[PDB]
Shown are 39 nucleotides from a PDB entry: RNA with a sequence from Homo sapiens. Crystallisation conditions: 0.04 M sodium cacodylate, 50 mM KCl, 0.04 M LiCl, 0.012 M spermine, 0.08 M strontium chloride, 10% (v/v) (+/-)-2-methyl-2,4-pentanediol, equilibrated against 35% (v/v) (+/-)-2-methyl-2,4-pentanediol. NCBI's taxonomy places the organism under Eukaryota, Dipnotetrapodomorpha, Tetrapoda, Amniota, Homo. The entry is indexed under REPEAT EXPANSION DISORDER, GENETIC DISEASE, RNA. Ions in the entry include potassium, strontium, magnesium and chloride. Released in 2016, the model rests on X-ray crystallography data to a resolution of 1.47 angstrom.
RNA sequence: CCCGGCCCCGGCCCCGGCCC
RNA sequence: CCGGCCCCGGCCCCGGCCC
Numbered sequence: 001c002c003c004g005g006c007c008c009c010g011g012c013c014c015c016g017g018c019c020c
Numbered sequence: 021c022c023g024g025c026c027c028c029g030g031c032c033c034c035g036g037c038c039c
Stems, first nucleotide, its partner, number of pairs: 004038004010032004016026004
């Protein structure tokens, strides 16, 4: 390094909610 | 329904630290 853990940028999905 | 947003939990990508 791979595996594993935590943390951020970006993206997607999603219970519920607000709008439309 | 479509679209937008908040939150919950999950995933992808990127990088840091740890291991």